[PDB]
Context: bound to proteins that are not shown
RNA sequence: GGGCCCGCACAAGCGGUGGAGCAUGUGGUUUAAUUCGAUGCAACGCGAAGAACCUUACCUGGCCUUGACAUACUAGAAACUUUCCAGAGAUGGAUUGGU
RNA sequence: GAAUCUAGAUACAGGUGCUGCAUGGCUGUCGUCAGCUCGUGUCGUGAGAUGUUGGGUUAAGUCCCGCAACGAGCGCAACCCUUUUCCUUACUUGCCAGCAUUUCGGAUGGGAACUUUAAGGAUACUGCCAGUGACAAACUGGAGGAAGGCGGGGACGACGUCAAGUCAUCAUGGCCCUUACGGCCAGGGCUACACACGUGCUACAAUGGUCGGUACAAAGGGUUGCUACACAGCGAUGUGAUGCUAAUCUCAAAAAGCCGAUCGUAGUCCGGAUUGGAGUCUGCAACUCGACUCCAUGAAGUCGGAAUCGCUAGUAAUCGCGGAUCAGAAUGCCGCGGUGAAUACGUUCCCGGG
RNA sequence: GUCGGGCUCAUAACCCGAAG
Numbered sequence: 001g002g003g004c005c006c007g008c009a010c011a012a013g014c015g016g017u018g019g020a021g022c023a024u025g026u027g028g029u030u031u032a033a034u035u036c037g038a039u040g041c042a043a044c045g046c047g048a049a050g051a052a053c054c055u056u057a058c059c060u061g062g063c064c065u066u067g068a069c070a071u072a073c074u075a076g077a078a079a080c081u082u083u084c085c086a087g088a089g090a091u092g093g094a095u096u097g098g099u
Numbered sequence: 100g101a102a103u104c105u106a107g108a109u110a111c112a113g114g115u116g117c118u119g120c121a122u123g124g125c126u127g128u129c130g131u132c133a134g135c136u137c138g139u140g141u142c143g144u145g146a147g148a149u150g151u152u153g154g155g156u157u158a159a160g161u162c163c164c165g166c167a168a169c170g171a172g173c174g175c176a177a178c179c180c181u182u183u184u185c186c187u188u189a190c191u192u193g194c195c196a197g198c199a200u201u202u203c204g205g206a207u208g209g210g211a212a213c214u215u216u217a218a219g220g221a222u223a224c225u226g227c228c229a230g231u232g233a234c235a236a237a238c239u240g241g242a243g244g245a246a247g248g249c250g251g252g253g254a255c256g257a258c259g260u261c262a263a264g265u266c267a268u269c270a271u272g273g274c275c276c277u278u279a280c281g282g283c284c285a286g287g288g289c290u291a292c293a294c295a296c297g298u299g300c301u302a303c304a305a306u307g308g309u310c311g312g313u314a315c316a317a318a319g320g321g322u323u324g325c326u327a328c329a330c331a332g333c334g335a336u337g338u339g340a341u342g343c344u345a346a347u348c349u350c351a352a353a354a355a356g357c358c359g360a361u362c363g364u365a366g367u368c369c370g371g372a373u374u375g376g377a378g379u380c381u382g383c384a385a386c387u388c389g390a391c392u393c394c395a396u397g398a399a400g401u402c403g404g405a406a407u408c409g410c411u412a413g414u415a416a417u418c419g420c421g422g423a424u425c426a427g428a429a430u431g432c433c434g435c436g437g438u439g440a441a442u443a444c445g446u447u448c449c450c451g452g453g
Numbered sequence: 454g455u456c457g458g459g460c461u462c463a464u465a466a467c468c469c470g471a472a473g
Base pairs, nucleotide, nucleotide: 004453005452006451007450009446010445013410014409015408016407017406020301021300022299023298024297025296026295027294028292029291036047037046058287059286060285061284062283063282064281067111071110072109073107074106075105076104080097083094084093085092086091113276114275116274117273118272122270123269124265125264126263127261129259134173135172136171137170138169139168140149141148142147153164154163155162179253180252181251182250184221185220186219187218188217194210195209198208199207200206224247227241228240229239230238231237303403307362308361309360310359311358312357313356319350320349321348324343325342328339329338330337331336369400374395375394376393377392378391379390380389416438417437418436419435420434421433422432455471456470457469458468459467
């Protein structure tokens, strides 16, 4: 670069999409953030068999520092369980029983 | 001294931070495409070739035939699951043919037939007939049979290609952060909106919409759960109260269908978007940002340009039912049955493969 | 001419629609 063969590959049929409204994923754009990954067929109702808090990885503020979790060291206390105050909560303070 | 918190202190912990082009494991794709090989025996000084190529046939390197080849392996097929016919064992929570009883309800004495339930067997092989065909393989017809030539569907994915995808399931070499790139909170965001695309759902109606009456499933789920029944409400639901750890009780109504009335081709008694008002439930909380119910509102849309997609039979089309995730939140995903078609002259063309 | 859609592994030609 040529030849043959096969498959809903074409042909024949039936029903759709592209037009409308809504659902859902993506690109772009916007945002304080719009968390991250999947890009022809073989990414796009895909990871996610299910984001109000949690999930959560992101943003704004408030906080901790051998630490939420492990191992090796030292000293003190049964683990455990009630009531309350501040605070958005994290978190601090105070109380009640227990050996 | 065990367990178990607290305080202090050094190595360290922690990292969903980076590299999938350092990797293991897992997956897609060509594609369920039909190929990929070995030992001998033979040819080419040798790397190598043959086998495996040629005529047919097949779903197939499937088989037959010719052949310096003769065999063999992994792939194909078969062994596994399910459906269609029958047989045996089993007789309740399932069944009701033949008896009786009936409060008409298999409901109850009963019965073991039938349906079913679910475990083990039988059956199909061109076995029989005729032709075609090379003494061939295979093909065409017909008799039986539930079924006939692979009866239907699934699972099972060769050697390899694409530095294909995944360091965010997990593990891991290297690099980087270590009063932060680690850890804990409240509120916000992932739901934004001039726009473009992919995949769906609902319609544009009369083979239809509404109203009244009346039939026929399979498969699944239920103890933090499903709920006969009664009352309250137009309803979503609420209260009480019964059975169920389920062939027992329950979700549960199947829907399309059939018979009757109405609407008479209208943007309509088609279509249901969007908005206003009033509620229920789950939840610590439905503003951003849930689902459902009621009343009102009643957009676009009258079958869709160039183009493009799925399907060869219980399929396409159409109609309902269930579950996993899950407090709540499916038009998605994975399943289940009901009704049930049209077409295939053929292989020039388009696409992928051998 | 431009903008959007189609065909293409991509791109143009080309095709469809729109605004002006």

Overview:
Entry title: Acinetobacter baumannii ribosome-amikacin complex - 30S subunit head. This is an experimental structure of RNA (16S ribosomal RNA; E-site tRNA) from Acinetobacter baumannii ATCC 19606 = CIP 70.34 = JCM 6841, with 473 nucleotides shown. Keywords: antibiotic, amikacin, translation, ribosome. Primary citation: Nicholson et al., Structure (2020), "Structure of the 70S Ribosome from the Human Pathogen Acinetobacter baumannii in Complex with Clinically Relevant Antibiotics". It holds a match to the Rfam family "Bacterial small subunit ribosomal RNA". The family has 99 seed sequences and 42,628 matches in Rfam 15.1. For this family Rfam cites "Crystal structure of the ribosome at 5.5 A resolution" (Yusupov et al., Science, 2001). The reconstruction used 51,958 particles. The structure was determined by electron microscopy at 3 angstrom resolution and released in 2020. Among the 7 different proteins in the entry, which are not shown, are 30S ribosomal protein S7, 30S ribosomal protein S14 and 30S ribosomal protein S10. Ions in the entry include magnesium.